[PDB]
């Protein structure tokens, strides 16, 4: 330098609870 | 105000190509 999982973070919808 | 799931963005780690 190009591309795949994983975990994380912010963000946007659709859902659920005061 | 608290919780899921999907899309996107960025970040770490593991994997693949020049």
């Nucleotide at each position: 330098c190009c591309c795949c999982c994983c975990c994380c973070c912010g963000g946007g919808g659709g859902g659920g609870g005061g």